[PDB]
Context: one part of a larger RNA
Molecule: 18S rRNA, nucleotides 1 to 975
Organism: Saccharomyces cerevisiae
C1' cells in the first nucleotide's frame, strides 16, 4: 500500500478511447560512474556447429610381486621393507549441463504393491555335500 | 578302499620374433600368480518314514537296508474356530483292571488372501553349504613340529532392514468449434488361455464377443508449453510470469538397437542407418562441448582457453588417491545493501535586529553576502607491516604519505499544459527542428539551435519492448445495451442454469468456564 | 498504564458440556434377569379356573453399560500426514543495513550458557465436531415395519462321538418363503405457481367453401358536336373512323371506401363485405380435477 490528470465543443454535461503517471528477479541500449557489502550472467535467436586442454578413476595390516625396480638390511634359503606394470575387485547409472520433445503426458498433493526387482548398509541365518 | 597337512590347469604384466603413414591397433613364440577361471573332501545324537530276511499265527513281529540339509519345478496337505451332542463306512492310535476304554489335548499375522511357516510324492544340463587373507603365539601331555586356541578381514545362502526402483488410486493444465463426433489402421473396450516380464496389465498372440470416449467439449489443431516449489503487481477480488540455485521429468547431432551390471535402453559405452565431419603415405583410421574454459555462427541480447582441492561433500580396495562436482580469483552499473564529493570559525556591509528612542542617534545574539582572510577533519588513492588465503587478491587494522580550486572539479533529463522549473538574451523564420498527447515554428518563438538562470532524481539518470497498477475499459466482487458500441423478427425447445410452502418446535432443569462491577499492592 | 482476586446473590452479558419434557434411535457385543414354556415334588377351589408355592433346563421382554452407527450427498468446524529455500513473522546490535543464524556470560590457566520459534496452503484425499440451508432414499394392488409367535427348503459347520477321510442324524446361524402377533397401521398443503375438465361469453386470430359492393379499364350499342387530356405553364397524345360528355348493356382482374376510434384479435409477421363448415385461443367464472408437472433457454425446429 481504496487519489488520478491532458486531448472531441462557441460553451455544457456524458460515452469513449488515445496520452500522461507508478512498479517489475525485465531484457536491451544510451549517456555517466568514487567508496563498502552482496553477486546474476550465451535461457530467448540456432536441442546450430565446434579447433585445443581439461572434466573418472580407484589400495588397506588384511586377493595376486623372482620387475633382470628401488632400499637393502633383515635373523630370515619359500615369501616378509617399499613398490612400477598387470591380473583381481569396485566405481564410471552419482554428479554436472540443457529445456528440444511433451497438454491427461509430465508434474503436484494424495494413495497402492494381497502386483514386483533391489548392488550396497545394518541386523539375522547353514553339523546333512562322499559312499556299498 | 576317495588328496582335505589343501585338486587342476590356463593367462596378464614380462621376455624375445614382428606388421602398419597413422589410433589407448595388435600377431605369432616362450614364461608365471590368485579371493581370476575350473574342480572337490568335511561333522554329534536322535526321531520319523518307506522296503523287508526271517516267526507265527495271535494281542499278531520284526532284525537291517534305504531315505530325509538348502535352493529349483509341479501336484497334493495343514495353516483350526459361534455356541452343542450322537451314528456309521473306510484306515489305525492309544491304553486298561485283556472288558473294551481316550482325559487334561495342539495351531501366528491381516480389514481381507491359496499369507507367514510346515508336511507328503518327486523333479533339476542342481543354487548354496569358506581349498581365502591380516595381526596375535597362549595353553594341555604320551613332546608329535601332536591336540588345542584369540582379535579381525574378505566372502557366502536365505530373510529382514536401509538406499532405491517400477508400475499405481483420487482430483487438478493455457488458446481453439473457421475442430462435432472420435476409437476398432495393422488392439480400439471387455472375456478365456497362453507367451512375455522383476512382476500387474491388450503388454503381445490365439480364440470369442461389440464394446470404449463425447456439449459436464470427446476427437483434432495451436502453444514464441518441460511440471512444481515459486515471481512481479500491494484496498479486496484479481492480472501476468516461472528456460533458470530446490524437487520431479526428459535429452545428449537425429532415430533405432544393444553389451556389461544390482542399476543404463548409458552416449566424456558399443552397433547400424541418417545428417555432419578430422587425419592420411589414398591402403586405411578416427569424432560427437545441452560438462568447464575457449572459438564460429546467430542475433538487441550474456564473462577467463586463470588457481586449488583449504572448505562443502561424492567416489574407490579407500584417513592418503581422484573430483572444471565444488571452492578461489578474473570479467561484470543484471538485481540488491550501506552512502564521500565537504565541515567549522574571522572580518566587512545589509540587518532577521524586542528594544532603548528626539534625529547619521543604536542593545545584541542569530539569519542571509563575498576576485577578503584562519586554521582544523577526513578517506579515495598510495604504501612499511601484520591480518586474510591452500597460495595469492580485496575487505577489516594500520606506520610513511595523500585538499584549496584548471582539483580529488556528478551526472542524466527537463523548464507552454498534463508536470516541479523563465516570458531572460542571441540564432532561425511553416525552414531546421521539437513534440508520448494537446501542440510549438511563417521576424518581437516561455515549445527548435544555443548562452544564462531554474527545476527533478542523483552514483545514477534517459530510451525502446513487454507486463502490472491506474481499468468498475472483461465487471464473481463490479460495467454497459431507448437515443452514445450492444436485445436474436417471432414462438416452441433439448442440453445448461434456476425452481412455493410444510415434518421438533416450545418449555423446565443440572455441571464447569470467560472481558468491567469492587478492593488491595507495587511497577 | 500493571497485577492479583476468590468465592458471592450484588447485577450483567457470553460461550462449553449434560439431562427431563411421548424424543439415545439404528447395529453390535457385554451385564443382571422378569415373564414364558418346561422337568419333578405341593396344595386351594361353590368351576381345572389352573389358581398359588417349591423344583429340573430351556427362551432371553424389559432395563443398564460399552464400541460401531449420515438412506445417499453437498456445505461448515477442528485436526492429522505434511521439504527446504522463498513469503509472513519472533530472537539476535552483521559498526547501521541487505544479510546471516548466530550468539551471550565469566576467575577468559583448561569454563558456563539461551537459541536455531511461530504463522501460512482456502483444490482433492484422509480423520473429525455440527445439521440450519440445499439436494436425496422409504408403506399405495402393501411384494410395508417391528417380534421372546411358530413352520417351512436352502446354504454354511463350529463341538461331541479317538485321529484323518466320506456320509448320515440331531443342533445353531445367514439368506428366503410363510404364519401368528404388536400398531392411532401407512397417502402434507392445495402456491393471488403450472396444467386439465366445465359454464356463458368475446374478438377485423386462422383454414376452406360461399355471397356482395361501387369504382377502374375495356367493349357493343347510343344521342349530340369540336374540341378533349395534362400542368405552375406547356408539350408528347386523342379526336367529324365523333374524341371527350351522355345513355343502355356486358366482360375481366384487383380492391373492400364511408362506418374506422389513441377501439379489437394474434407468437410475431399480420388480420376489416356476407354466410356456411372446420379446428383453435385469451380473459372471466368456478367449495371442479391433477399436485411441482415449473421459469429461462447453446443445439435444433414452426411461422
Nucleotide at each position: 500500500u481504496a487519489u488520478c490528470u491532458g486531448g472531441u465543443u462557441g460553451a455544457u454535461c456524458c460515452u469513449g478511447c488515445c496520452a500522461g503517471u507508478a512498479g517489475u528477479c525485465a531484457u536491451a541500449u544510451g549517456c555517466u560512474u568514487g567508496u563498502c557489502u552482496c553477486a546474476a550472467a550465451g535461457a530467448u535467436u540456432a536441442a546450430g556447429c565446434c579447433a585445443u586442454g581439461c572434466a573418472u578413476g580407484u589400495c588397506u595390516a588384511a586377493g595376486u610381486a623372482u620387475a633382470a625396480g628401488c632400499a637393502a638390511u633383515u635373523u630370515a634359503u619359500a615369501c616378509a621393507g617399499u613398490g612400477a606394470a598387470a591380473c583381481u575387485g569396485c566405481g564410471a547409472a552419482u554428479g554436472g549441463c540443457u529445456c528440444a520433445u511433451u497438454a491427461a503426458a509430465u508434474c503436484a498433493g494424495u494413495u497402492a504393491u494381497c502386483g514386483u526387482u533391489u548392488a550396497u548398509u545394518u541386523g539375522a541365518u547353514a553339523g546333512u555335500u562322499c559312499c556299498u | 578302499c576317495u588328496a582335505c597337512a589343501u585338486g587342476g590347469u590356463a593367462u596378464a604384466a614380462c621376455u624375445g620374433u614382428g606388421g602398419u603413414a597413422a589410433u589407448u591397433c595388435u600377431a605369432g613364440a616362450g614364461c608365471u600368480a590368485a579371493u581370476a577361471c575350473a574342480u572337490g573332501c568335511u561333522u554329534a545324537a536322535a526321531a520319523u518314514c518307506u522296503c523287508g530276511a526271517c516267526c507265527c499265527u495271535u494281542u499278531g513281529g520284526a532284525a537291517g537296508a534305504g531315505a530325509u540339509g538348502u535352493a529349483u519345478u509341479u501336484a497334493u496337505u495343514a495353516g483350526a474356530u459361534a455356541a452343542a451332542a450322537a451314528a456309521u463306512c473306510a484306515a489305525u492310535g492309544u491304553c486298561u483292571u485283556c472288558g473294551g476304554a481316550c482325559u487334561c489335548u495342539u495351531u501366528g499375522a491381516u480389514g481381507a488372501u491359496u499369507c507367514a511357516u510346515a508336511a507328503u510324492a518327486a523333479c533339476u544340463u542342481u543354487u548354496c553349504g569358506a581349498a581365502u587373507c591380516g595381526c596375535a603365539u597362549g595353553g594341555c601331555c604320551u613332546u608329535g613340529u601332536g591336540c588345542u586356541g584369540g582379535c579381525g578381514a574378505u566372502g557366502g545362502u536365505u530373510c529382514a532392514u536401509u538406499c532405491a526402483a517400477a508400475u499405481u488410486u483420487c482430483u487438478g493444465c493455457c488458446c481453439u468449434a473457421u475442430c462435432a463426433a472420435c476409437u476398432u489402421u495393422c488392439g480400439a473396450u471387455g472375456g478365456u488361455a497362453g507367451g512375455a516380464u522383476a512382476g500387474u496389465g491388450g503388454c503381445c498372440u490365439a480364440c470369442c464377443a461389440u464394446g470404449g470416449u463425447u456439449u459436464c467439449a470427446a476427437c483434432g489443431g495451436g502453444u514464441a508449453a518441460c511440471g512444481g516449489g515459486g515471481a512481479a503487481u500491494a484496498a479486496g477480488g484479481g492480472u501476468u510470469c516461472g528456460a533458470u540455485u530446490c524437487c520431479g521429468g526428459a535429452g545428449a547431432g537425429g532415430g533405432a538397437g544393444c553389451c556389461u551390471g544390482a542399476g543404463a535402453a548409458a552416449c566424456g559405452g558399443c552397433u547400424a542407418c541418417c545428417a555432419c565431419a578430422u587425419c592420411c603415405a589414398a591402403g586405411g583410421a578416427a569424432g560427437g562441448c545441452a560438462g568447464c574454459a575457449g572459438g564460429c555462427g546467430c542475433g538487441c541480447a550474456a564473462a577467463u582457453u586463470a588457481c586449488c582441492c583449504a572448505a562443502u561433500c561424492c567416489u574407490a580396495a579407500u584417513u592418503c588417491a581422484g573430483g572444471g562436482a565444488g571452492g578461489u580469483a578474473g570479467u561484470g552499473a543484471c538485481a540488491a545493501u550501506a552512502a564521500a564529493u565537504a565541515a567549522c570559525g574571522a572580518u566587512a556591509c545589509a540587518g532577521g535586529g524586542c528594544c532603548c528612542a528626539u534625529u547619521c542617534g543604536g542593545g545584541u545574539c542569530u539569519u542571509g553576502u563575498a576576485a577578503u582572510u584562519g586554521g582544523a577533519a577526513u578517506g579515495a588513492g598510495u604504501a612499511c607491516a601484520a591480518u586474510g588465503u591452500a597460495a595469492a587478491u580485496a575487505c577489516c587494522u594500520u606506520a610513511a604519505c595523500g585538499a584549496g580550486g584548471a582539483a580529488c572539479a556528478a551526472u542524466u533529463g527537463g523548464a507552454g499544459g498534463g508536470c516541479a522549473a523563465g516570458u531572460c538574451u542571441g540564432g532561425u523564420g511553416c525552414c531546421a527542428g521539437c513534440a508520448g498527447c494537446c501542440g510549438c515554428g511563417g521576424u518581437a518563438a516561455u515549445u527548435c539551435c544555443a548562452g544564462c538562470u531554474c527545476c527533478a532524481a542523483u552514483a545514477g539518470c534517459g530510451u525502446a519492448u513487454a507486463u502490472u497498477a491506474a481499468a468498475g475499459u472483461u465487471g464473481u466482487u463490479g460495467c454497459a445495451g431507448u437515443u452514445a458500441a450492444a436485445a436474436a423478427g417471432c414462438u416452441c425447445g433439448u442440453a445448461g442454469u434456476u425452481g412455493a410452502a410444510c415434518u421438533u418446535u416450545g418449555g423446565g432443569c443440572c455441571c464447569g468456564g470467560u472481558u468491567g462491577g469492587c478492593c488491595g499492592g507495587u511497577c | 498504564a500493571c497485577u492479583g482476586g476468590a468465592u458471592u446473590u450484588c447485577c450483567a452479558a457470553c460461550g462449553g458440556g449434560g439431562c427431563c419434557u411421548u424424543u439415545c434411535c439404528u447395529u453390535c457385543u457385554g451385564g443382571c434377569u422378569a415373564a414364558c414354556c418346561u422337568u419333578g415334588a405341593g396344595u386351594c377351589c361353590u368351576u381345572g379356573u389352573g389358581g398359588c408355592u417349591c423344583u429340573u433346563g430351556g427362551c432371553g421382554a424389559a432395563c443398564c453399560a460399552g464400541g460401531a452407527c449420515u438412506u445417499u450427498u453437498a456445505c461448515u468446524u477442528u485436526g492429522a500426514a505434511a521439504a527446504a529455500a522463498u513469503u509472513a513473522g519472533a530472537g539476535u546490535g552483521u559498526u547501521c543495513a541487505a544479510a546471516g543464524c548466530a550468539g551471550g556470560c565469566g576467575u577468559a590457566u583448561u569454563g558456563c550458557u539461551c537459541g536455531a520459534a511461530u504463522a501460512u496452503a482456502u483444490u482433492a484425499g484422509c480423520a473429525u465436531g455440527g445439521a440450519a440451508u440445499a439436494a436425496u432414499a422409504g408403506a399405495a394392488u402393501a411384494g410395508g415395519a417391528c417380534g421372546u409367535u411358530u413352520g417351512g427348503u436352502u446354504c454354511u459347520a463350529u463341538u461331541u462321538u479317538g485321529u484323518u477321510g466320506g456320509u448320515u442324524u440331531c443342533u445353531a446361524g445367514g439368506a428366503c418363503c410363510a404364519u401368528c402377533g404388536u400398531a392411532a397401521u401407512g397417502a402434507u398443503u392445495a402456491a393471488u405457481a403450472g396444467g386439465g375438465a366445465c359454464g356463458g361469453u368475446c374478438g377485423g386470430g386462422g383454414g376452406c367453401a360461399u355471397c356482395a359492393g361501387u369504382a377502374u379499364u375495356c367493349a357493343a350499342u347510343u344521342g349530340u358536336c369540336a374540341g378533349a387530356g395534362g400542368u405552375g405553364a406547356a408539350a408528347u397524345u386523342c379526336u367529324u373512323g365523333g374524341a371527350u360528355u351522355u345513355a343502355u348493356u356486358g366482360a375481366a382482374g384487383a380492391c373492400u371506401a364511408a362506418c374506422u376510434a389513441c377501439u379489437g384479435c394474434g407468437a410475431a409477421a399480420g388480420c376489416a363485405u356476407u354466410u356456411g363448415c372446420c379446428a383453435a385461443g385469451g380473459a372471466c367464472g368456478u367449495u371442479u380435477u391433477c399436485a411441482u408437472u415449473a421459469a429461462u433457454c447453446a443445439a435444433g425446429a414452426a411461422c